[PDB]
Context: one part of a larger RNA, bound to proteins that are not shown
Molecule: 23S RIBOSOMAL RNA, nucleotides 1995 to 2877
Organism: Escherichia coli
C1' cells in the first nucleotide's frame, strides 16, 4: 500500500457432449480441511467494442486530362487618349434624286396655294463624252435675248414653284474599326524649402501606349464540392445488371441459381382481308449438257415439308402454297373475364357508322402468339375558343395525336463526375474473408481381389496393366457456428510428456537368405534417438557419424519465456508496369516488444481437525511416483557354414556415450579481508611501518570450512503367474491329420514382483517400549 | 442430566547446528566440556620488531621454515548458563474369545 478490472466461486479431472475449446452438463474416479514461498498449462491472460479487411449512397488526406467552379494567366470591347493627318467602309440632314400601260403641245405612284415660271451667276436651238431590257443623270461651246400656268385631253391623278415617301446616290458640314505619322490635358522614372514617402515649384521624358471596371474564350487539381454505381455461392479482375424457349420444378398455379444451353428491341404496301386449286422432303423405272445430284411418270408417305429468324404449342375445313379482286395494321363503344398490392395487359359475342372482296354467305381493331416489347419534368406541329392575372387579344396551357436519348446500367430513379492509403479515424462485424477446431473426409500413409508379366520354365522370396472395401485425415480445404468488447506468422533453446502404426533391442512367419548382414511381415510398450552448412526456417538436399535418425499427437505445443531472424504496418533502391500519385506470399538493409501470479493446478513447507483416556517415539502395509537404448578386443572363433573372400544360435571378464546420486580426504574454481608485490593522496611532524581510495580486495597470486562439474564410483542383468509371434505329448466332429479352444509344456520386454519416498487419517480407525491417578464442589 | 486442592512428555526459550525464510530433526539449561577466548599442531603472506654493520647506500646478512594465522581434531567447564512457564489428566455403547 494504489491502480488497470470486474456478475457470480463448496475454483479436481476424464471421456464424452454442447453454435463440437465444459471445470457447475452427462457417465466415472477423486481429496483431511487451511496458511506462505515459488511456476505458468489454464479463465476463450488483461486495454482501445481489430484501426489488417468487408460491410457504410462515412470522413479526412494526395495525384490524374476524373464532371466541374475558380484566383491567376492569355485575347477582344468604351471612358481620366486632343485638333489634325494617306483611309477603305457606314448614319443623317441638304439638291434631292432610276420608275418606257398608247395618247396627254408632252410616256403619270404628287398635294395646298397660284396668277404670272427662265434669263448679264446666260435662257429656244446644235456639237459632244461616260452605265441602257434603248428612259434617263452634265458641262461647256456652236445660236446668244430667247424657251414657260389657264376654257386641251387622258390618264387611279394635269403639271410646275415650296414638298414627296419608296428598291435607290456622289458629295460642300458632321460622327464612327483604323494602319502611320507631329504635339500635350490622363501618368510614371534623375536636382530645390529639415534631403527613401507626402508638396514635387520650371522638372527631361515618351505618351495614349501602362491600366480597373462588366462581359468572352482557353488554361489551370492553384484551389473546391462529390462520384467513382453495386453485385458478391467472401475483396474482386473477369464475370452482372431488360425482355423471350424450357430442362431440372416438386403432373391445377407453382420459386432459386458465378447450374445449362439460341437471340432480341425485327419483317412486311405485304408471308393483310376474300374467294378457289393443289399432300411436302423421302425411295424406286429407267432415260438429257446428264462420272452422285439438278428431269420426268409412279406406288409409298402416324404427312418424316413448309407457314418470314430459338422455343413449345398449332397446323387442311389448312393459320400451309399460289392467283384476280381489294385494304376497317377504322372509330364510338362494350355485360361478362384472367394478370398483379399497385402496375393493368390480355379475351370478346354485341351495339354505331360509314366501306372492301364478295351472288350471297362469310371475314375484315396487320397477319400463331408470347421475344422485336420500350419513363415521369422539358420541348417538336396542326387542330382546339375551352380560357386566358387590366380588359378584347395574347407570352401560355390542357386535350386529339405526336417526335428528342445501343440510359443495351433496359422500375432505369441526376442532364451532371476518377484513382489512392502500410499514417489513418470511427461506425460494426467470423449474424461480410484469411491463421486453429469444426460437417467433410477431395489429394495424404497402410492392408485386402483372382489371373496376365519378372524370377531359367515358374503368381505371390518380392511387386503388379485395370480396378474394387475403407481405419485414421494434423496433407492444401469446401462449411462462414459462437470467437473484431480485439484469442498476435513460423522456427529456435529448454519442459517436454501422449500415440505405435515400432525409428533401433526382443522372441516370432517367411525368406530364390551357407556363414558376415539383411528383404517383408506379428505382437507390447521397457528404454532411447547427436554435432557440423544456410535460412526466420516447416521443409530441404550438401560433411561425417549414429543400433537408426520415426510416423500422427499439441490452434502444424506454447513469449502470462525470449526472439521478429525472416516478412508481414508506414524509409529508400531494382526489375516491368499506371500517364502521376502508386502495384507484388517478386528481392534486398536496419528495424520497440509488455506487462506487483488472489487463484484453478503443480513443486514446497506449516495451522490445524483424527477414527474416542492423553503422550516421546520405534513399526509391518492397499497404494501415488521414481523405474530400463546401445556400438566394440578375447573364447569352444579363424568352428557349423563357405568348392575360394571371411565369418554364429549360449554366454563369458572387458572400453564408451547425454544420461540418477553420492562424497570430500586424487582433480579446480570460487574466498569480498588472512599475507607478500606496485603508482598515485592522506592521517603520525617523520622514518623503517601500517591504514582510507581505486567493483563494496585498485592492481599479480595465493588461499580453508563449503558447492559442483571435466572430478570417483555405482545406473538398468537373476527371476515366478501369463503373452503376441510360435513349438507339443491324445489327436475328436467329417473313424487321416492340425497347438480336439474338453489334460499340460517353452514364450523374451510389458503386468505381481524383485530398489526407495511416502504411507494402516487410503474415513477399508493395523503393532510395540513409554508417562500421569485409590481424592470432591462455579 | 450441574461439579477439585496436585502432573512427567509439547512449548518462551540462553548459547548454538555442515538444519532454514519461518520450519520437521540434533547438542548444554548446570548433576556445567555448546558457541568464543586462551593454548599444544598445521594453515598461508615464507625468515615479523630491536640492534650492528659495508657505506654514498639503494639493500643484503642472523636471530626467526617462524613472527603473523576470519569458522580448522580437539582442549579450557572462563565470556554464557540462578529461576521461572503452558494439555493441572484416570478408557463411549453392545456383545463375545476370555479371569476367582
Nucleotide at each position: 500500500g494504489a491502480a488497470a478490472u470486474u456478475g457470480a466461486a463448496u475454483u479436481g479431472g476424464c471421456u464424452g457432449u454442447a453454435a463440437a475449446g465444459a471445470u457447475g452438463c452427462g457417465g466415472c474416479c477423486u481429496a483431511c480441511c487451511c496458511g506462505u514461498a515459488g511456476c505458468a498449462g489454464g479463465a476463450c491472460g488483461a486495454a482501445a467494442a481489430g484501426a489488417c479487411c468487408c460491410c457504410g449512397u462515412g470522413g479526412a488526406g494526395c495525384u490524374u486530362u476524373a464532371c466541374u467552379a475558380u484566383a491567376g494567366u492569355c485575347u477582344g470591347g468604351c471612358a481620366u487618349u486632343c485638333a489634325a493627318c494617306g483611309u477603305u467602309g457606314a448614319g443623317a440632314c441638304g439638291u434631292g434624286g432610276u420608275g418606257c400601260g398608247u395618247a396627254g403641245g408632252a410616256u403619270a405612284g404628287g398635294u395646298g396655294g397660284g396668277a404670272g415660271g427662265c434669263g448679264a451667276a446666260g435662257a429656244a436651238c446644235c456639237c459632244u463624252g461616260g452605265c441602257u431590257a434603248c428612259g434617263g443623270c452634265u458641262g461647256g461651246g456652236g445660236g446668244g435675248a430667247g424657251c414657260c400656268g389657264c376654257c386641251g385631253g387622258u390618264g387611279a391623278a394635269a403639271u410646275a414653284c415650296c414638298a414627296c415617301c419608296c428598291u435607290c446616290u456622289a458629295c460642300u458640314u458632321u460622327u464612327u474599326g483604323a494602319c502611320g505619322u507631329u504635339g500635350u490635358a490622363a501618368c510614371c522614372u534623375g536636382a530645390a524649402a529639415a534631403a527613401u514617402c507626402a508638396c514635387u515649384u520650371u522638372c527631361g521624358g515618351g505618351g495614349a501606349c501602362c491600366g480597373u471596371g462588366c462581359u468572352u474564350g482557353g488554361c489551370g487539381g492553384g484551389u473546391a464540392g462529390u462520384u467513382u454505381g453495386a453485385c458478391u455461392g467472401g475483396g474482386g479482375c473477369g464475370g452482372u445488371c431488360g425482355c423471350c424457349u424450357c430442362c431440372c420444378a416438386a403432373a391445377a398455379u407453382g420459386u432459386a441459381a458465378c447450374g445449362g444451353a439460341g437471340g432480341c428491341g425485327c419483317c412486311c404496301a405485304a408471308a393483310g382481308g376474300u374467294c378457289a386449286c393443289c399432300u411436302c422432303a423421302a425411295g424406286a423405272c429407267g432415260g438429257u449438257u446428264g462420272g452422285a445430284a439438278a428431269u420426268c411418270g409412279u406406288c409409298u408417305g402416324u404427312a418424316g415439308a413448309g407457314c418470314g429468324c430459338a422455343a413449345a404449342g398449332g397446323u387442311a375445313g389448312a393459320a400451309g402454297g399460289u392467283g384476280g379482286c381489294u385494304u376497317g395494321a377504322c372509330u364510338g363503344c362494350g355485360a361478362g373475364a384472367c394478370u398483379g398490392a399497385c402496375a393493368c395487359g390480355u379475351c370478346g359475342a354485341g351495339c354505331a357508322g360509314g366501306g372492301a372482296g364478295g351472288a350471297a354467305a362469310c371475314u375484315c381493331g396487320g397477319g400463331c402468339u408470347u421475344a422485336g416489347u420500350g419513363a415521369a419534368c422539358c420541348g417538336g406541329u396542326g387542330g382546339u375558343a375551352c380560357c386566358g392575372u387590366g380588359u378584347g387579344g395574347a407570352a401560355g396551357g390542357g386535350c386529339c395525336a405526336u417526335c428528342g436519348a445501343u440510359c443495351a446500367a433496359c422500375g432505369g430513379a441526376u442532364a451532371a463526375a476518377a484513382g489512392u492509403u502500410a499514417c489513418c479515424c470511427c461506425g460494426g462485424g467470423g449474424a461480410u474473408a484469411a491463421c486453429a477446431g469444426g460437417c467433410u473426409g477431395a489429394u495424404c500413409u497402410c492392408c485386402c481381389c483372382c489371373g496376365a508379366g519378372a524370377g531359367u520354365c515358374c503368381a505371390u522370396a518380392u511387386c503388379g496393366g485395370c480396378g474394387g472395401g475403407g481405419a485414421g485425415g494434423u496433407u492444401u480445404g469446401g462449411c462462414a457456428c459462437c470467437u473484431c468488447g480485439a484469442u498476435g506468422u513460423c522456427g529456435g533453446c529448454u519442459c517436454g510428456u501422449c500415440g505405435c502404426a515400432u525409428c533401433c533391442u526382443g522372441g516370432g512367419g517367411c525368406u530364390g537368405a551357407a556363414g558376415a548382414a539383411g528383404g517383408u511381415c506379428c505382437c507390447a510398450a521397457g528404454g532411447g534417438u547427436u554435432g557440423g552448412g544456410c535460412u526466420g526456417u516447416u521443409c530441404g538436399c550438401c560433411c561425417a557419424u549414429u543400433a537408426a535418425a520415426g510416423c500422427g499427437g499439441c490452434a502444424c505445443g506454447c513469449g502470462a519465456g525470449c526472439u521478429g531472424g525472416g516478412u508481414u504496418c508506414a524509409g529508400a533502391a531494382c526489375g516491368u508496369c499506371g500517364u502521376g500519385a502508386g502495384a507484388c506470399a517478386g528481392u534486398u538493409c536496419g528495424g520497440u516488444c509488455u506487462c506487483u501470479a488472489u487463484c484453478c493446478g503443480c513443486u514446497a513447507c506449516g495451522g490445524g481437525c483424527g477414527c474416542a483416556g492423553g503422550a516421546g517415539a520405534a513399526u509391518u502395509g492397499a497404494g501415488g511416483g521414481g523405474a530400463g537404448u546401445u556400438g566394440c578386443u578375447c573364447c569352444u572363433a579363424g568352428u557349423a557354414c563357405g568348392a575360394g573372400a571371411g565369418g554364429a544360435c549360449c554366454g563369458g571378464a572387458g572400453u564408451g556415450a547425454a544420461c540418477g546420486g553420492a562424497c570430500c580426504g586424487c582433480u579446480g574454481g570460487u574466498c569480498u579481508c588472512c599475507c607478500u608485490g606496485c603508482u598515485g593522496u592522506c592521517g603520525u611532524a617523520c622514518c623503517a611501518a601500517c591504514g582510507g581510495c581505486a567493483c563494496a580486495u585498485g592492481c599479480a597470486g595465493g588461499g580453508u570450512a563449503g558447492c559442483u562439474a571435466u572430478g570417483u564410483c555405482c545406473g538398468g542383468a537373476a527371476c515366478g503367474g501369463a503373452u503376441a509371434a510360435c513349438c507339443g505329448c491324445u489327436g475328436a466332429a467329417a473313424g487321416c491329420a492340425u497347438c480336439u479352444a474338453a489334460g499340460c509344456g517353452g514364450g523374451a520386454a510389458g503386468c505381481c514382483a524383485g530398489c526407495c519416498c511416502c504411507a494402516a487419517g487410503a474415513u477399508g480407525a493395523g503393532u510395540u517400549c513409554u508417562c500421569c491417578c485409590a481424592c470432591u464442589g462455579u | 442430566u450441574c461439579a477439585g486442592g496436585u502432573a512427567a512428555g509439547a512449548c518462551u526459550c540462553c548459547c548454538g547446528g555442515a538444519a532454514g525464510a519461518c520450519c520437521a530433526c540434533c547438542g548444554g539449561g548446570u548433576u556445567a566440556a555448546g558457541a568464543g577466548g586462551c593454548c599444544a599442531g598445521g594453515c598461508g603472506u615464507g625468515c615479523a620488531c630491536g640492534c650492528a654493520u659495508a657505506g654514498c647506500a639503494a639493500u643484503g646478512u642472523g636471530u626467526u621454515c617462524a613472527g603473523c594465522g576470519g569458522a580448522c581434531u580437539g582442549g579450557u567447564g572462563c565470556u554464557c548458563a540462578u529461576c521461572a512457564g503452558u494439555c493441572g489428566a484416570g478408557g463411549u455403547c453392545u456383545u463375545g474369545a476370555c479371569c476367582a